[PDB]
Context: bound to proteins that are not shown
Molecule: C/D RNA; substrate
Organism: Sulfolobus solfataricus
RNA sequence: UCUUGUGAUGAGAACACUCAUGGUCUGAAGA
RNA sequence: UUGUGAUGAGAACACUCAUGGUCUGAAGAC
RNA sequence: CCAUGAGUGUU
RNA sequence: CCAUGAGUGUU
Numbered sequence: 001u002c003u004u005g006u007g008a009u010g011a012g013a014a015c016a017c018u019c020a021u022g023g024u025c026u027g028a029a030g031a
Numbered sequence: 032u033u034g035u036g037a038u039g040a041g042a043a044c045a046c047u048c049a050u051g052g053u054c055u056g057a058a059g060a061c
Numbered sequence: 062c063c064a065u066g067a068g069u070g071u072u
Numbered sequence: 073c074c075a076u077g078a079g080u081g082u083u
Stems, first nucleotide, its partner, number of pairs: 002059002010054001014071010025039001029032001043082010
Other pairs, nucleotide, nucleotide, family: 001060cWW004057tWS005057tWS007056tSS007057tHS008056tHS008058tSS009055cWW026038cWW027036tSS027037tHS028033tWS028034tWS028036tHS029037tSS
C1' cells in the first nucleotide's frame, strides 16, 4: 500500500444413512 | 407346573413435531 | 449400544 | 447433542 466490525483470524467436530464380523440376560424353583 | 427351563429383569426397537440452550472478535496477505 | 472392515445420501 | 411438552410406527 491492499482486503477488513456491512467481520479479519482461529475452528485438529456439517448433518443424515447402509452392509459385513464379533461382543447376546439369569439358572431352580413356583401356586 | 418345572433343566424340552422355575424364579428374577423398575431397559423392545424405530421415529415426528413444538419451545429454549446456537462459535470466536481484529487482525491477515505481499 | 461398543469395536472393526467396506460403502452410500444431501453433492 | 441436552432439557421440557405433544405424538407416531412395527401393533